Context: one part of a larger RNA, bound to proteins that are not shown
RNA sequence: ACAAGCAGUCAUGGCACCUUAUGCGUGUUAUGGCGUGCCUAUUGAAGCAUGAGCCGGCGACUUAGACCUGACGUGCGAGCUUAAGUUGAAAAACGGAGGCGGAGCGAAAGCGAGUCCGAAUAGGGCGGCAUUAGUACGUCGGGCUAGACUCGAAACCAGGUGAGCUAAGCAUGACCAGGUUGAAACCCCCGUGACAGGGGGCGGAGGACCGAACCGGUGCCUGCUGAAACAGUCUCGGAUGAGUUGUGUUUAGGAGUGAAAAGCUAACCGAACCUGGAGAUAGCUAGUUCUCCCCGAAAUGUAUUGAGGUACAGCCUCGGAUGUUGACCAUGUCCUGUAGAGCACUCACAAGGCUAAGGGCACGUAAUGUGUUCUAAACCUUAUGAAACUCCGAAGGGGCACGCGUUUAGUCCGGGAGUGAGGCUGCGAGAGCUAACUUCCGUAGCCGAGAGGGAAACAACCCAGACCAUCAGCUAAGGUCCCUAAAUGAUCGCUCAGUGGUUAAGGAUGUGUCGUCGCAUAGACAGCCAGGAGGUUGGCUUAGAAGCAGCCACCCUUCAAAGAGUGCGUAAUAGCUCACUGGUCGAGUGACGAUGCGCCGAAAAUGAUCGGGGCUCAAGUGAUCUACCGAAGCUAUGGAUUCAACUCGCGAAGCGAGUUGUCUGGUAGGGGAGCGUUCAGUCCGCGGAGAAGCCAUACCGGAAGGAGUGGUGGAGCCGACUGAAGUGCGGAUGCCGGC
Numbered sequence: 001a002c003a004a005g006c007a008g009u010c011a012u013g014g015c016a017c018c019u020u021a022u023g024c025g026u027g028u029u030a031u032g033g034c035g036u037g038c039c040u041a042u043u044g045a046a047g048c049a050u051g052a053g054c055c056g057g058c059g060a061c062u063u064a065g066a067c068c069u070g071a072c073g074u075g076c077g078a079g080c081u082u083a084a085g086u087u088g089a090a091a092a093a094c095g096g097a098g099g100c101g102g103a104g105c106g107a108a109a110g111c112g113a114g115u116c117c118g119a120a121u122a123g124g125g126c127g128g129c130a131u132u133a134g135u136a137c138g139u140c141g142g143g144c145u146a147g148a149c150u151c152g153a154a155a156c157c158a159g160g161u162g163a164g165c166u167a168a169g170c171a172u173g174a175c176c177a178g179g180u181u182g183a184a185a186c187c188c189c190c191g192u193g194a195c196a197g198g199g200g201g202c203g204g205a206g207g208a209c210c211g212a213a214c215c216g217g218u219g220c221c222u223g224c225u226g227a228a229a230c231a232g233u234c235u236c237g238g239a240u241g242a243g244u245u246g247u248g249u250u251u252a253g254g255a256g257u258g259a260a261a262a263g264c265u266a267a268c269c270g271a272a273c274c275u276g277g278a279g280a281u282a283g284c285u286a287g288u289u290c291u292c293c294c295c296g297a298a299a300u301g302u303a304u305u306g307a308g309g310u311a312c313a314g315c316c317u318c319g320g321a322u323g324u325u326g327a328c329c330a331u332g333u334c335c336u337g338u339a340g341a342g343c344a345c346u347c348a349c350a351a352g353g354c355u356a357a358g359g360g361c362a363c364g365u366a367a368u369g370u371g372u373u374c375u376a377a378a379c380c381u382u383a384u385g386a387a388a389c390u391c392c393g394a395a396g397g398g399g400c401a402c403g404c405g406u407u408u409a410g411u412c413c414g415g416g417a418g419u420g421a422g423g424c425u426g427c428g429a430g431a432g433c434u435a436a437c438u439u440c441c442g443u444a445g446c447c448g449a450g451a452g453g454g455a456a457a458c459a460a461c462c463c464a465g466a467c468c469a470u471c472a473g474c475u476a477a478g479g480u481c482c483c484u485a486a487a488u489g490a491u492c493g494c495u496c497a498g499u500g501g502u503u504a505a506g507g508a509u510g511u512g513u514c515g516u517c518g519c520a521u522a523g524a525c526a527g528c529c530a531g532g533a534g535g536u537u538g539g540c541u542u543a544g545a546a547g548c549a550g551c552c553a554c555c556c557u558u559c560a561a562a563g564a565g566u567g568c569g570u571a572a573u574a575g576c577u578c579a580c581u582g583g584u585c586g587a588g589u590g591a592c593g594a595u596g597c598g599c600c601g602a603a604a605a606u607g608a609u610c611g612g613g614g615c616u617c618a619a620g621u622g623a624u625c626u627a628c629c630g631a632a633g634c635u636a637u638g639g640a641u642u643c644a645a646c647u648c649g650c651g652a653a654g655c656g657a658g659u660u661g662u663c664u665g666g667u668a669g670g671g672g673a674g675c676g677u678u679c680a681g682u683c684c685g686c687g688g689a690g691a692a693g694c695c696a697u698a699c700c701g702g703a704a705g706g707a708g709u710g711g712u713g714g715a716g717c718c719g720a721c722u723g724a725a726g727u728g729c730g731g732a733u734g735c736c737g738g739c
Base pairs, nucleotide, nucleotide: 008034009033011031015027038051053739054738055737056736057735058734063146064145065144067143068142071139072138073137079100080099085094086093104111105110116124117123149287150286152284156277157276158275159274160273161272167251168250169249170248171247172246173245174244175243179209180208181206187200188199189198190197215237216236219234255265256264257263290674291673293671294670300313301312302311303310304309315418316416317415319413320412329403331401332400333399334398335397336396340392342389347385348384351381352380353379358374359373424445425444426443430439431438452463453462468638469637474633478629479628480627483611487626489625490624492622493621494620500615511596512595514593515592516591517590518589528583529582535555538552539551567576643661644660645659675728679723680722682720685717696709699706700705
Other pairs, nucleotide, nucleotide, family: 013029cWW014028cWS015028cWS017018cWS018021tHS018025cWS021022cHS027028cWS037052cWW038731tWS040041tWS042044tHS043422tWS045046tHS047048tSS060287tHS062148tWS063064cWH069141tWW069142cWW074136cWW076135cWW081097tWW081098cWW083095tHS084092tWH087091tHS096098cHS103112tWS105125tSS106108tHS106109tHS113127tSS114125cWW114126cWW115125cWS117120tHS119120cHS120122cWS127128cWS129131cWS141415tSS146148tHS149288cWW151286cWW153282tWH162266tWS162272cWS166264cWS171246tWW176241cWW176243cWW178210cWW178211cWS181205tWW182205tWS183204tHS185202tWW185203tWS186202cWW190191cHS192195cWS192196tWS192197cWS211239tWS218235cWW220233cWW221233cWW224226tWS226227tHS252255cSS254255cHS258263cWS265266cHS291703cSS292672cWW292702cSS295669cWW296668tHS297418tSS297667tWH298419tWS299448tHS300314cWW301311cWW301420cWH306307cSS306309tHS307309cHS308421cSS311420cWH317416cWW317670tSS322408cWW322411cWW325410cWS326404tWH326407cWW326409cSS328405cWW337393tWS338393tWS338394tWH341390cWW343386tWH345389cHS346386cWW350382cWW355377tWS356358tWS357377tHS367368cHS417668cSS423446cWW423447cWW423459tWS424460tHS427442cWW428441cWW429440cWW432435tHS445460cSS449665cWS449666cSS451465tHS451632tWS453477tSS454461cWW465466cHS466632cSS467639cWW470472cWH470636cWW475631tWH475633cWW477630tWS479486tWS482612cWW484611tWW485629cSS488617cWS488619cWH491623tWW492623tWW494495cWS494596tSS496616tHS498500cHS498501tWS504601tWS506600cWW507600cWW510597cWW513594cWW513595cWW517591cWW519588cWW520586tSS523587cHS524588tHS530581cWW531579cWW531580cWW534556cWW535536cHS540550cWW545571tWS546572cHS553564tWS558562tWW560581cWS566577cWW568575cWW569574tHS570572tHS607608cSS610613tWH613614cWS613619tWW618620cHS640663cWS641663cWS642662cWS643662cWW647657cWW649656cWH654655cWW673702tWS674704tSS678724cWW683718cWW683719cWW686716cWW687715tWS690691cHS690714cWS690715tHS691713tHS691714tHS692713tHS693712cWS694711cWW695710cWW701704tHS
């Protein structure tokens, strides 16, 4: 239960209660803003990326080691001790075995307060030195000798155990109801000399025949928690035999068996199992436990049988330090030479004059004197490109200097990091249909380490990075119609397509507005009446082509002018007419550049594709003016953290208000505080009204937690100053025990 999102926190209500009428709360909910979990190997998400049903515990870089370096307190300045011998429920002085500090340098020798070079004031180190010469104990920065952060791998070995699993080899026994085919041997006869051979008879052969039992199986089926870590139904061969079987037995491991598959040794053998050698080790990878105050990153370079491995350096924290050295600027001074101009050494570029010492078409022909034609090299001119062009030229930047505005900026030695493999917008290229949150590079930012408005919600985009609390204010973005803030307030166009909310080469006489033109102050053309034919109807491909199948060509005529003929019919005439002339209402037509709009392209597949409502009362855009809505960005207020900054309270471990910036958020990390349990010190002790075991109530605490009381429970239990301990994740697809 008619209301919709794992969950959330607050938010008005809503029934209850009032361990203090005190319109104040306790046990709560329709619903609203919206809002996606934690771990944690991840650039990277909120994910469906993975780990997770829960409960109870285990929950790991430490333990011994003069393995070492270093903070603090102390021992000493000339320093500090092992081995056990004596004491012996502590000891301890006694103890120079002994090494480290110690002048050093040098291969060392040896040298020497100074030193390796050799032919040696000039140099790196040193006693030196504007100099600590020290050292031992402890917890502790990293590291170290060891698995000693643990675990998860198949694989290598010593020994030992059955082979009753599949099987060879060894023995004693065993399994086979029949039918079909029924061959060799035996015999009489015979065409038959010998005699080979021929008939059948019985004979009795053949991994033969069907196929029960017996061995093993070709395919579907049910069914893979099914009957069972293992089958069932139907079809075959072996079935007078390279058949099968009961039990017993040596073979074995790196060997045997074996029908060869690289099958099996006991349900996996790519070399059995079990006790044992080491945990195979691990740069893989899961994890590595309670709560924190101020600071902070690399996938850039060098190295690598080296790559998501690891080393180091810029890159973080801290001790000491750097007495004028910071960066910015105004300014001095020098350069780099992109962007571009431009061209004349480089590569190519267009046109003209000229170039053929050039080459060939040509009746030549002792170079061919004679002559010709065209680039072509290439000079000048005309006047071309560019990352790798030239006597040009800067932004910017660095170097120092002059000076102070904010602050330690200038200033090295060290305990210890990280994890090397990113993304995007801007800046430009490289591989590239300038395509790719593809790929290489550097340079600001951003996310790997912090939330939002805008953006529909959504890492780099416009604005902005925070001490905890107040239903206090304004700014920027974004908005001023609604679902949820905020003037359809103000002149006005394209305005009408719903583009504005995925889109273009090409277009349509739509439109606010700037310059000409032949002209309707001859009242033109654009919509007509009448003129509409002659040399020639042009020469030519010739059938005619005669205004129109063709090549070429455009002179004049009636008259004040009129087209060598557009387009119609068409093999080709006839017909209407592109145009000119007499006239008839006749106050402007037609062709482009300029900003701004709509469209024809600007038709997908689940159903729409501005967050939605919906807009020409343009709440589609552009120019103005005031103000508001509106951030955790800034001021007010209580309070924190931290570095520094002007006193003060110090005869016992150091502490700050008064105040200004920092108090940022923080992933590997630095300095730093604790809650408490177990062991131990002192136990006068705390508990019978009974504490410790546990269940629940709004005091305080930086969090973790310490507090008020009963409940229940049954015998102890913790405390301050202190050290020790397997000191603390629910969470390690863990393991057992239970649900």

The RNA (23S RIBOSOMAL RNA, nucleotides 536 to 1274) from Escherichia coli has 739 modelled nucleotides. Crystals were grown from: 18-22% 2-methyl-2,4-pentanediol (MPD), 0-5% ethanol, 20-25mM MgCl2, 200-320mM NH4Cl, 1mM spermine, 0-0.5mM spermidine, pH 6.0-6.5, pH 6.50. The PDB entry is titled "Crystal structure of five 70s ribosomes from Escherichia Coli in complex with protein Y". Rfam match: Bacterial large subunit ribosomal RNA. Gene Ontology terms of the family: structural constituent of ribosome and ribosome. The family is grouped with related families in Rfam's "LSU clan". It was solved by X-ray diffraction to 11.5 A.